[PDB]
Context: bound to proteins that are not shown
RNA sequence: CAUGGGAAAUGCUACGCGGUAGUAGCAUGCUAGGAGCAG
RNA sequence: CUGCUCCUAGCAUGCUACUACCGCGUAGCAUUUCCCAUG
Numbered sequence: 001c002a003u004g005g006g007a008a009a010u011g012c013u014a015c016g017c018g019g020u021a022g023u024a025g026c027a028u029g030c031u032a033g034g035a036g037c038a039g
Numbered sequence: 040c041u042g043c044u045c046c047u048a049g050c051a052u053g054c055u056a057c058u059a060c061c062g063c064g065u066a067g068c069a070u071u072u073c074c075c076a077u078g
Base pairs, nucleotide, nucleotide: 005073012067013066014065015064016063017062018061019060020059021058022057023056024055025054026053027052028051029050030049031048032047033046034045035044036043037042038041039040
C1' cells in the first nucleotide's frame, strides 16, 4: 500500500437448426366389417 | 333404396410431445501463443 493484447489448439457446459429412427399422444380421411334408428 | 349415428379393425394423412444419435449454427471456455531493421 491505486493489477495483464492477438492467435490457434483440446475439451467441458450451455444455446440454435435440421435429419433419421423410435416411441407415445392428438385430430382427420378413406376403406372394410358389424350394428341400431327414421321414411 | 335413401338419410343419420355408433363400435371395431385396418389404412392413410396431419399435428404434438419425447428420446436418441448425427450433422450444422452459437456462447462461455479452458487453453497456448510473442516484433526486430528500415524510405
Keywords: SARS-CoV-2, Replication-Transcription Complex, helicase, RNA unwinding, cryo-EM, VIRAL PROTEIN.
The RNA has 78 modelled nucleotides.
The structure was determined by electron microscopy at 3.4 angstrom resolution and released in 2025.
The entry also contains Replicase polyprotein 1ab, Non-structural protein 8, Non-structural protein 7 and Helicase, not shown here.
The depositors describe the entry as "SARS-CoV-2 Replication-Transcription Complex has a dimer-of-dimeric architecture (ddRTC) in pre-capping initiation".
The work is reported in "Structural basis for the concurrence of template recycling and RNA capping in SARS-CoV-2" (Yan et al., Cell, 2025).